[PDB]
């Protein structure tokens, strides 16, 4: 540099266009 | 959401364990949308793989 992923409260960690 | 915490009470000579209650949020900026933690664009940080023939 190319491509892919993640950022949640005291910590670790989920679902969800309205909880 | 949740688990373990934290906080108030119960129990205990006292601490732990146990029981009854309660509780703190979506990295930042800009969009789409009646409505964004959630969909889209950018920025920052973090992680994973590739970087070969000469």
């Nucleotide at each position: 540099g190319g491509c892919g992923c993640g950022u949640u409260a005291a910590c670790a960690a989920a679902g969800c266009g309205g909880u | 959401a949740u688990g373990u915490a934290g906080c108030g009470g119960a129990u205990u000579g006292c601490a732990a364990a146990u029981c009854c209650g309660u509780c703190u949020a979506g990295u930042c900026c800009g969009g789409u949308u009646c409505g964004a933690c959630u969909c889209c664009g950018g920025a920052a940080c973090g992680c994973g793989c590739c970087u070969c023939c000469a």
The RNA (P-site Peptidyl-tRNA fMEAAAKC-tRNAcys RNA-part) from Thermus thermophilus HB8 has 73 modelled nucleotides. Rfam match: tRNA. The family's RNA type in Rfam is transfer RNA. Rfam describes the family as follows. Transfer RNA (tRNA) molecules are approximately 80 nucleotides in length. Their secondary structure includes four short double-helical elements and three loops (D, anti-codon, and T loops). Further hydrogen bonds mediate the characteristic L-shaped molecular structure. tRNAs have two regions of fundamental functional importance: the anti-codon, which is responsible for specific mRNA codon recognition, and the 3' end, to which the tRNAs corresponding amino acid is attached (by aminoacyl-tRNA synthetases). tRNAs cope with the degeneracy of the genetic code in two manners: having more than one tRNA (with a specific anti-codon) for a particular amino acid; and 'wobble' base-pairing, i.e. permitting non-standard base-pairing at the 3rd anti-codon position. The depositors describe the entry as "Cryo-EM structure of the wild-type Thermus thermophilus 70S ribosome in complex with mRNA, A-site Q230-N5-methylated Release Factor 1, and P-site 2'-deoxy-A76-fMEAAAKC-peptidyl-tRNAcys at 2.13A resolution". Taxonomically the source falls in Thermus thermophilus (Bacteria, Deinococci, Thermales, Thermaceae). The work is reported in "Mechanism of release factor-mediated peptidyl-tRNA hydrolysis on the ribosome" (Aleksandrova et al., Science, 2025). Among the 51 different proteins in the entry, which are not shown, are 50S ribosomal protein L31, 30S ribosomal protein S4 and P-site Peptidyl-tRNA fMEAAAKC-tRNAcys Peptide-part. Method: cryo-EM, resolution 2.13 angstrom. The entry became public in 2025. The sample was in a buffer at pH 7.6.